Method: electron microscopy, resolution 2.88 angstrom. The entry became public in 2024. The RNA from Spizellomyces punctatus, together with DNA, has 120 modelled nucleotides. The entry is indexed under Fanzor, Eukaryotic, RNA-guided, nuclease, Gene editing, RNA BINDING PROTEIN-RNA-DNA complex. Entry title: Spizellomyces punctatus Fanzor (SpuFz) State 3. The reconstruction used 193,966 particles. Primary citation: Xu et al., Cell (2024), "Structural insights into the diversity and DNA cleavage mechanism of Fanzor".
Context: bound to proteins that are not shown
RNA sequence: UCCGAGCCGGUUGUCGCGCGGUUCAAUCCCUGGUGCGGGUGCUAGU
RNA sequence: ACCGGCUCCGCACUAUCUAUAGGUUAUGAA
DNA sequence: TCATAACCTATAGATATGCCCGGGTACCG
DNA sequence: CGGTACCCGGGCATA
Repeated sequence: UCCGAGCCGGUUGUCGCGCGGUUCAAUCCCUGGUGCGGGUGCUAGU
Repeated sequence: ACCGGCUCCGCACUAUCUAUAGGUUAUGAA
C1' cells in the first nucleotide's frame, strides 16, 4: 500500500530516478481480434 | 479529381471455460 | 496463525437414452 | 365394493 504508456536530456543501449518537460488513454458502459464488402456522421482544399 | 482517421450493418475465419486446489497480492483481524 | 476478494498456474471434465412404476381413468360383475 | 387394463409423467440407472 502508492502507482499508465511513448519520446527529448541529466546518460554513454542507467535504475518502481516521490529527476524536469513533452503527446495520448482509460477511470463509468462494455466478449476480443483479422480480412472482404457498405454507410448518418467532423478536420483542411477549387 | 482524392484520405489518415472513430463508428455500426452483413459474410468468412479466429480467440476454451467451470470448479477446486498451491503460491502471491490487497483488506480485516491475531 | 486465520478469514474475504483478485492473479497465475495445474487437473479433470466438459450428456443422453432407456426403463420402472404410481396415479388417474374406464369397464364389468 | 372388487379386480383388469391402458396411458402419462416423474424419477433413477448407465456409459